Description
Released in 2018, the model rests on solution NMR data. An RNA with a sequence from Homo sapiens: 19 nucleotides with solved positions. Keywords: Terminal Stem-Loop 2 Survival Motor Neuron, RNA. The 2018 paper behind the entry is "Targeting RNA structure in SMN2 reverses spinal muscular atrophy molecular phenotypes".
Formats: sequence, C1' cells, structure tokens
RNA sequence: AUUCCUUAAAUUAAGGAGU
Repeated sequence: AUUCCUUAAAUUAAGGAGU
C1' cells in the first nucleotide's frame, strides 16, 4: 500500500501474514 484472520467493537482502534 491495500487485502486476509482476529478481538475490542460495528464497520472504528490494534496486531501477524501478503514479498
């Protein structure tokens, strides 16, 4: 970068992976 999995949580706040 933006996509997956998770937990606060309800589409937020934060981590590991995508090489």